[PDB]
Context: bound to proteins that are not shown
RNA sequence: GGUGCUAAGAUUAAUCAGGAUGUUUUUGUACUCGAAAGAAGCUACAAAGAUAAGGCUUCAUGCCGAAAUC
DNA sequence: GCTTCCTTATCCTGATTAATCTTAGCAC
DNA sequence: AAGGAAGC
Repeated sequence: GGUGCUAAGAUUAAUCAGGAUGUUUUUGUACUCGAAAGAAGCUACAAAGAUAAGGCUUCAUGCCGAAAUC
C1' cells in the first nucleotide's frame, strides 16, 4: 500500500410522508371612469380553476410524467 | 440573416436506507 | 447555460 470488523467525526446520495407559497386564468369586492346599467383589467385582497406539455384504470389514504437506460 | 442581449419560481417540517473520507483498536 | 427575440 489495498482490504475487513467495530466505533466515532465530517460530508453526501437514494426514497417516502406532509406544510406554506410563487406563476397564471376566471370571478367577486375595493380602486378609476360612468346617472345608473355597466365600462376598464390597471392596482390590491379573496375565492375558484390550471401548475412541467401530457397520459393511466383500479373509482380512489387512486397512479404515472424533469433520473437512469446511449 | 447574424450577432447581441436578456433571461431563468421557492422556503420549510417529519422519516428510513446507503455511500465516501478521516481518526482510533485489531487483522490479513 | 442556452433559448430565442431584439436590434441592426